[PDB]
Context: bound to proteins that are not shown
DNA sequence: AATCGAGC
DNA sequence: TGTGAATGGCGCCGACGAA
DNA sequence: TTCGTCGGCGCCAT
DNA sequence: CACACGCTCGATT
C1' cells in the first nucleotide's frame, strides 16, 4: 500500500 | 445481457 | 404533463388600484 | 402621488 | 446526538 463511501424511507432511544 | 437514455 | 398538493409563521416585494 | 391593503412567494423551523 | 433494519431507473436491446 493491503483499508473499503452516499442518500431515502422506516423504528428507537437520549 | 452489452446497453439507453430527455422533457417529463 | 402539473403533481403532489393537506403547517406555520414571518418578511419582502409588486402590483394596484383609491383616494 | 401616496398610500391601504390584499397576495403571492422566499427564508426557516435542532 | 445516537443506534438498527430495509431500499436505490425501466426499458431497450
Nucleotide at each position: 500500500a493491503a483499508u473499503c463511501g452516499a442518500g431515502c424511507g422506516u423504528g428507537u432511544g437520549a